[PDB]
Context: one part of a larger RNA, bound to proteins that are not shown
C1' cells in the first nucleotide's frame, strides 16, 4: 500500500520506526536585548467613494541570542520509510538549440587514456660567477651509491661582412622611478629606467640605410611550452615482405565404376512389282541420334516469391520442374598458387575467405574524421571575427583571454564647449542629370 | 521645330539637408599614483560551424529563408513573470536571516479585491503585450453608443389616412387613330386653396392605378450630412472544442480614471564565508579595519588543498586484538579525515623530503559475476 500519475530528489516542515556505543540537545511561559520594517483602536480634518492625511508612534510589534521558572528521554540531533509545501522533463557527449523521436550504456565489481629519449625555448629555486661545467675514463673506498681526479670539450667573456678583410663607450649630454640626502612641501644627489650623442663593421664617388656597442653568465633541481619520434587513449578501409593452402571449388591428365524400361525408327541390306538402262515403287530387315518419355541409377535447380528464417540447416525441408549414350554423370590418384592459377566469361572458382585467398611479419601504419580521457577549491574569463593557406570538418598570423616582468601619472566606457571631417533620412530638380503628362499660342 | 500653363520620379541625381556618427582639445565625471592605471617585453592558452531580439538594412513571393551591420542578449545567465519554452518582460547570484518592492498579478483553480467612481459591448465579440506560435482582409453594416454642422417645423413641419388633383384640351406636329406619358417641337392660358402641354406604371388606341401640386384629420419633432467608440457580416478541414482550465455579461470584457493588496535569490538589514586591499607582522599565524563603487559563467590561462603506491629520515600503534568489509556516531565548503559496535586475525600509521603502472559513470570501452 489494491482511488491513483511517471528524472526517483534538493531544501523545509509532518507522521510512524530507533537497545548500547561513537552526537546532547530540545519544547512551552514570562522576561532581558532588539537591524531593516512597521501597526490596529481611538480622536481630529479630507474624499462623490474604495480609501486617504494628522497625532497616538518609530511606539506596540520585530529574526538571532541570553536568563528565570517550568517540561520531554523516541526525548532533540541522526538515521529509515512515508505524507505536505516550493523547485524539478536524468547523466555524459554531439550541437546555435538536448527531456528529446540525436549518440552511449542492462546492473555490480575489478581493469581502462600526457609517457620516455634528444633539441629548442620561457619559467621559479640553488651554486659559481668573468666565468662556469665537466663527458668518456682513472684512483680510493664504506665498491652501481659516495670522495678524489680528469676541462677533452661546451657555452659566455665583440661584433660586422657572402668573403677577403676589419674591429666596438672601464660613460660625453639631457630626463627622471625608488631610495639617500638638506636648512623640507621646495631644492640637492639620484643606480636600475628613458631620450640622446659617440663608437665597430657592411653597403658606400656621395648621401643615406644594416646589423652590433658602457662586463653576465655557466651549471643544476622543479615546471610551462615546441619539434621528432606510438607522443593522451581506442577507434578503417589500405599498402608491402616471407609463407601455408587445390581434404571445397575451377580446370586437365592416369585408373576405375553408371545410365529400369519404353518410343521415334537415318544409311545399310533383303523381297517383290514396275523399267532397256538409270533407277522407281512397296513391304520388310536393320538399329542411327550431342533424339523423344521417363522421380531407373544419377545429375540439375524452375515456380510456389510456400515452410524455415535465435532454424534440423552459417545456404535446410516440401511440391513443382530440367537433363538422363553424352560437348553424359562419378570414386579414388594426380597437376596448375595468389597480380600467379582457373574460368563455354558470371569479375566465376582457387577449404563459410575473392575487382586480388590465408596465416604471421612490417605494425603501436597513416587520418585535418567519431568517440573517450578519471580528486576538490579559489581568481581572472573568451572567439565563433581579420589577412594568408591544394584553404574552407585542418593550420599559421592577428583581434580576443590569462599568467609573469619592467615603467612611474596619467587615463578617457559619459556628457558639455569648441576648432574640423561627412551627403544617409528627408527633401528638392527653371540646380545638373536621367526618367516621367497634357493642353494651348508661329 | 515655337521663353507660359500644367501632371509626376531616382540604390548607381543634387540647388539643398538633418537627427547620428567620427578626429582632437578644455571642462565636469569616473578611474590611477601601496588595488600602479595608460603602456612596454615575455609565457600559456581556446578560438576562426555560431545563434536570437530590436533598429537599420541588401536579396527573395514569402520562410522557423539567404547574406550584412549596430547593439544587448543565449551559447556560458540562476531566480521572479510569461500554462509549458535558449535568447519576451523583472532580474545579474556567496551562506543564513527578517523586511519590502520589481515583471506580473488580486472570482475560483492561486499568494492578494468578487476595489472604487464613470462608460461601451450582446458579439462568449473579448478574458491572446511580443510570437512560426496570439491571424482575419477588400468590402460591407438603420447593430448600437457619442460628438458636431446644415435646412424644416405649434403661422403645425416629417409619415400615415381622408378629401380635391381642374378647364381651354384629346395641347400642335408626326399618325389609320398617336388622347399625360412611340416620337419631333413647343410646354403656354384660366378657374383656383391647388393640380404637369405629366415624374412612373398601363392600354391596339382610349379605360384605369398612382407621382407633383393643395386643403383636412393629427401634433413635436424631422429631414440631409460630417466625425468618433464597441460590435456585426466577409469567416471552409481533418481523433475531443477551448482564454493555461474551471467559468464570467451594470464581467472575472473593453476603455478613461482612482483606491488598497499579493509577489523574486533584485533592493534594504542581523550574523558569517571567500576574495582584494589596509595597520600591525618574519608571516592575515593572529588581531583590527576598508569594498556604493568585491562575490554567475563554457573553452582556457593563474594559483591553494585531498586521497593512492613504494622510499628516506623522524617518530607512533597492533594478538589487552592491525588491515579490510558491514552498520552507525563526529568534523570539514569540499576531495576527504576520525570514532563506536560487530566481522576479521596479521600486520598498520603519522610528519617531513622523495617516488609514480595514482584517483572512472560514460569510450556499440576490457574482463568475470548477476
Nucleotide at each position: 500500500g489494491a482511488u491513483c500519475g511517471a528524472g526517483c530528489g534538493a531544501c523545509a516542515g509532518g507522521g510512524c520506526a530507533u537497545a548500547c556505543a561513537a552526537g546532547g540537545u530540545c519544547c512551552c511561559u514570562u522576561g532581558a536585548c532588539g537591524a531593516a520594517u512597521g501597526a490596529c483602536c481611538g480622536a481630529g480634518a479630507c474624499g462623490c467613494g474604495a480609501g486617504u492625511c494628522u497625532c497616538c508612534a518609530g511606539u506596540a510589534a520585530g529574526a538571532c541570542u541570553c536568563a528565570c521558572g517550568g517540561g520531554a528521554a523516541g526525548c532533540c540531533g541522526a538515521u529509515g520509510u512515508u505524507c505536505u509545501g516550493u523547485c524539478g522533463u536524468a547523466c555524459g557527449u554531439u550541437u546555435u538549440g538536448a527531456a528529446a523521436a540525436a549518440c552511449g550504456a542492462g546492473c555490480c565489481a575489478g581493469g581502462g587514456a600526457g609517457u620516455g629519449u634528444g633539441u629548442c625555448u620561457g619559467u621559479a629555486u640553488g651554486g659559481c660567477a668573468a666565468g662556469u661545467c665537466u663527458a668518456a675514463c682513472c684512483g680510493g673506498a664504506g665498491u652501481a651509491u659516495c670522495c678524489g681526479g680528469g676541462g677533452a670539450g661546451g657555452c659566455a667573456c665583440a661584433g660586422g661582412g657572402a668573403a677577403a678583410c676589419c674591429g666596438a663607450c672601464a660613460u660625453g649630454g639631457c630626463c627622471g622611478c625608488a631610495g639617500g640626502g638638506c636648512u623640507u612641501u621646495g631644492c640637492c644627489c639620484g643606480a636600475g629606467g628613458g631620450c640622446c650623442g659617440c663608437c665597430g663593421u657592411c653597403u658606400u664617388c656621395a648621401a643615406g640605410g644594416g646589423c652590433g656597442g658602457g662586463g653576465a653568465g655557466c651549471c643544476a633541481u622543479g615546471u610551462g611550452g615546441a619539434c621528432a619520434c606510438g607522443a593522451c587513449c581506442c577507434g578503417a578501409a589500405u599498402c608491402c615482405g616471407g609463407a601455408c593452402g587445390a581434404u571445397c571449388u575451377a580446370c586437365g591428365c592416369a585408373u576405375g565404376g553408371a545410365c529400369a524400361a519404353g518410343a521415334u525408327g537415318a544409311a545399310g541390306c533383303g523381297u517383290g512389282c514396275c523399267g532397256a538402262a538409270a533407277g522407281g515403287c512397296a513391304c520388310g530387315u536393320g538399329g542411327a541420334a550431342g533424339u523423344c518419355u521417363g522421380u531407373u541409377a544419377g545429375a540439375g535447380u524452375u515456380g510456389g516469391u510456400g515452410u524455415c528464417c535465435u532454424a534440423c540447416a552459417a545456404u535446410a525441408c516440401c511440391c513443382u520442374c530440367u537433363c538422363g549414350u553424352g560437348a553424359u554423370c562419378u570414386a579414388u590418384g594426380u597437376g596448375u598458387a595468389g597480380g600467379g592459377g582457373u574460368g563455354a566469361a558470371a569479375g566465376g572458382c582457387c577449404c563459410a575467405u575473392c575487382g586480388a585467398g590465408u596465416c604471421c611479419g612490417g605494425c603501436a601504419a597513416c587520418a585535418g574524421c567519431u568517440g573517450g580521457u578519471u580528486c576538490c577549491a579559489a581568481u581572472c574569463g573568451a572567439a565563433a571575427c581579420a589577412u594568408g593557406u591544394c584553404g574552407a570538418a585542418g593550420c599559421a598570423u592577428g583581434a580576443c583571454c590569462u599568467c609573469c616582468g619592467c615603467c612611474g601619472a596619467g587615463g578617457u566606457a559619459g556628457u558639455c564647449u569648441g576648432u574640423g571631417a561627412g551627403g544617409u533620412a528627408g527633401a528638392g530638380c527653371g540646380a545638373c542629370c536621367g526618367a516621367u503628362u497634357g493642353g494651348u499660342g508661329u | 521645330c515655337c521663353u507660359c500653363c500644367u501632371g509626376u520620379c531616382a540604390a548607381a541625381c543634387u540647388c539643398c539637408a538633418a537627427a547620428c556618427u567620427u578626429a582632437c582639445a578644455g571642462a565636469c565625471g569616473c578611474u590611477g599614483u601601496u588595488u600602479g592605471a595608460c603602456g612596454c617585453g615575455g609565457g600559456g592558452a581556446u578560438u576562426c560551424c555560431g545563434g536570437u531580439g530590436c533598429g537599420c538594412g541588401g536579396g527573395g513571393u514569402a520562410a522557423g529563408c539567404c547574406u550584412g551591420u549596430g547593439u544587448a542578449c543565449c551559447a556560458g545567465g540562476a531566480g521572479g513573470g510569461g500554462a509549458a519554452c535558449a535568447a519576451c518582460c523583472c532580474a545579474g547570484a556567496g551562506a543564513u536571516a527578517g523586511g519590502u518592492u520589481a515583471a506580473g498579478g488580486u472570482c475560483c483553480c492561486c499568494a492578494a479585491g468578487u476595489g472604487u467612481g464613470g462608460a461601451u459591448u450582446a458579439a462568449g465579440u473579448g478574458u491572446a503585450a511580443u510570437c512560426c506560435u496570439c491571424u482575419g482582409a477588400a468590402g460591407g453594416u438603420g447593430g448600437u453608443c457619442u460628438c458636431g454642422a446644415g435646412c424644416c417645423c405649434u403661422a403645425g413641419a416629417c409619415a400615415g389616412c381622408c378629401g380635391g388633383g381642374a378647364g381651354g384640351u384629346g395641347a400642335g406636329c408626326u399618325u389609320a387613330g398617336a388622347a399625360g406619358c412611340a416620337g419631333c417641337u413647343a410646354c403656354c392660358c384660366u378657374c383656383u386653396a391647388a393640380g404637369a402641354a405629366a415624374a412612373g406604371c398601363g392600354u391596339a388606341a382610349c379605360a384605369g392605378c398612382u407621382u407633383a401640386c393643395c386643403g383636412g384629420c393629427c401634433g413635436a419633432g424631422g429631414u440631409u450630412u460630417g466625425a468618433g467608440g464597441c460590435g456585426c457580416c466577409c469567416a471552409a478541414a481533418a481523433u475531443g472544442a477551448u482564454c493555461g482550465g474551471g467559468a464570467c455579461u451594470c464581467a472575472a470584457a473593453u476603455c478613461c480614471a482612482c483606491c488598497a493588496c499579493c509577489g523574486a535569490g533584485a533592493c534594504c538589514u542581523g550574523u558569517c564565508c571567500g576574495u582584494a586591499c589596509c595597520a600591525c607582522u618574519c608571516a592575515u599565524a593572529c588581531u583590527g579595519g576598508u569594498a556604493a563603487u568585491c562575490g554567475a559563467g563554457u573553452a582556457g590561462a593563474u594559483u591553494g588543498g585531498c586521497g593512492c603506491u613504494c622510499u628516506a629520515a623522524u617518530u607512533g600503534g597492533a594478538u589487552g586484538g592491525a588491515a579490510g568489509c558491514a552498520g552507525g556516531g563526529g568534523c570539514g565548503a569540499g576531495a576527504g579525515c576520525u570514532c563506536c559496535u560487530g566481522u576479521g586475525g596479521a600486520c598498520c600509521g603519522a610528519u617531513u623530503a622523495g617516488u609514480g603502472a595514482c584517483g572512472a559513470a560514460a569510450a556499440u570501452c576490457c574482463u568475470g559475476g548477476c

The depositors describe the entry as "The re-refined crystal structure of the Haloarcula marismortui large ribosomal subunit at 2.4 Angstrom resolution: more complete structure of the L7/L12 and L1 stalk, L5 and LX proteins". Solved structure of RNA (23S Ribosomal RNA, nucleotides 531 to 1365) from Haloarcula marismortui, 812 nucleotides shown. The structure was determined by X-ray diffraction at 2.4 angstroms resolution and released in 2014. The 2013 paper behind the entry is "Revisiting the Haloarcula marismortui 50S ribosomal subunit model". Rfam match: Archaeal large subunit ribosomal RNA. Gene Ontology terms of the family: ribosome and structural constituent of ribosome. The family is grouped with related families in Rfam's "LSU clan". The entry has 31 different proteins, among them 50S ribosomal protein LX, 50S ribosomal protein L31e and 50S ribosomal protein L22P.